[PDB]
Context: bound to proteins that are not shown
RNA sequence: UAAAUAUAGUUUAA
RNA sequence: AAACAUCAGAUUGUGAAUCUGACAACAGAGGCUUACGACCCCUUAUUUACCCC
Numbered sequence: 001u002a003a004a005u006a007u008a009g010u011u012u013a014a
Numbered sequence: 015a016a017a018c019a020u021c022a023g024a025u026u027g028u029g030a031a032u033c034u035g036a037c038a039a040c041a042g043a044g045g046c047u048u049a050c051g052a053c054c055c056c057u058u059a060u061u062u063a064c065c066c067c
Stems, first nucleotide, its partner, number of pairs: 001063006009018004020036005041057002044054002
Other pairs, nucleotide, nucleotide, family: 007012tWH013040tWH024030tWS026030cWS043055cWW046052tWW047049tHS047050tHS
C1' cells in the first nucleotide's frame, strides 16, 4: 500500500 | 434461524430429560434504498502479499 476478511458464551445454517 | 450454553427461583418421590422468569445486538460509526444481512463510505482489528513513483 493492496486485497480479502471480522458472529462478544460456542457452533451450525443462511 | 436453530442447537448447545448462561443467570435467578425450585426440598424435584427419581423424564428436574421439568416448570416459571432473566438475558437475546453476525466488529464499530455514518449513510443510501420500498426495504435488504444488499450497495456506498470511514474507523478499528485479523490474515495473506507488498513495502515507496

The RNA (mt-tRNA-His-CCA) with a sequence from Homo sapiens has 67 modelled nucleotides.
It comes from the structure "Human mitochondrial RNase Z with tRNA-His-CCA, SDR5C1/TRMT10C focus".
The reconstruction used 293,773 particles.
It was solved together with 3-hydroxyacyl-CoA dehydrogenase type-2 and tRNA methyltransferase 10 homolog C.
Valentin Gese and Hallberg published it in Embo J. in 2024: "Structural basis of 3'-tRNA maturation by the human mitochondrial RNase Z complex".
Released in 2024, the model rests on electron microscopy data to a resolution of 1.9 angstrom.
It holds a match to the Rfam family "tRNA". Rfam classes the family as a transfer RNA. About the family: Transfer RNA (tRNA) molecules are approximately 80 nucleotides in length. Their secondary structure includes four short double-helical elements and three loops (D, anti-codon, and T loops). Further hydrogen bonds mediate the characteristic L-shaped molecular structure. tRNAs have two regions of fundamental functional importance: the anti-codon, which is responsible for specific mRNA codon recognition, and the 3' end, to which the tRNAs corresponding amino acid is attached (by aminoacyl-tRNA synthetases). tRNAs cope with the degeneracy of the genetic code in two manners: having more than one tRNA (with a specific anti-codon) for a particular amino acid; and 'wobble' base-pairing, i.e. permitting non-standard base-pairing at the 3rd anti-codon position.